[PDB]
RNA sequence: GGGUGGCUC
RNA sequence: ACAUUUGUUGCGGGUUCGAGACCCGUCAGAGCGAAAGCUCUGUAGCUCAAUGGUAGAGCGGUGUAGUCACC
Numbered sequence: 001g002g003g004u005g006g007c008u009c
Numbered sequence: 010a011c012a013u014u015u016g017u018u019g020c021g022g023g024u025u026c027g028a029g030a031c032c033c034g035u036c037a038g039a040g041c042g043a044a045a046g047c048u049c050u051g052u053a054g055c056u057c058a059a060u061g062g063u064a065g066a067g068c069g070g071u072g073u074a075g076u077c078a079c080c
Stems, first nucleotide, its partner, number of pairs: 002080007010073005019035005026062001036051006054068004
Other pairs, nucleotide, nucleotide, family: 016064tWS016065tWH018059tWW024028tWH025027tHS025061tWS027061tWS042044tHS042045tHS052058tWH052064tWS053054cHS053055cHS053066tHH058064tWS
């Protein structure tokens, strides 16, 4: 590269 | 930082070429009456806008993007 979760109007 | 998200305007009927707005009945909420009843508000997931010429915006949701943490 990937999978999951939080934040950003 | 960008791209998008669905309009049965509470419900049934009516007037009209055409209804969120007008008319009849009714439901829910609020206000006013001693009471019979009267008035206003019902609109997208939520809060609001809209003159009989076909309903708009904000917030929110989702995707992209940025960042942090875990595997």
Source information:
Released in 2018, the model rests on X-ray crystallography data to a resolution of 3 angstroms. Solved structure of RNA (YrlA effector-binding module) with a sequence from Salmonella enterica subsp. enterica serovar Typhimurium, 80 nucleotides shown. Crystallisation conditions: 0.05 M sodium succinate, pH 5.5, 20 mM magnesium chloride, 3.0 M ammonium sulfate. It holds a match to the Rfam family "Y RNA-like". For this family Rfam cites "Structural Basis for tRNA Mimicry by a Bacterial Y RNA" (Wang et al., Structure, 2018). Rfam's curators write: In Deinococcus radiodurans Rsr is tethered via Y RNA to the exoribonuclease PNPase and channels single-stranded RNA into the PNPase cavity. Rsr and Y RNA enhance degradation of structured RNAs by PNPase. This role could be conserved, as Rsr and ncRNAs called YrlA and YrlB (Y RNA like) also associate with PNPase in an evolutionary distant bacterium Salmonella Typhimurium. By type it is a small RNA. Primary citation: Wang et al., Structure (2018), "Structural Basis for tRNA Mimicry by a Bacterial Y RNA". The depositors describe the entry as "X-ray structure of the S. typhimurium YrlA effector-binding module". Lineage of the source: Bacteria > Pseudomonadati > Pseudomonadota > Salmonella enterica > Salmonella enterica subsp. enterica.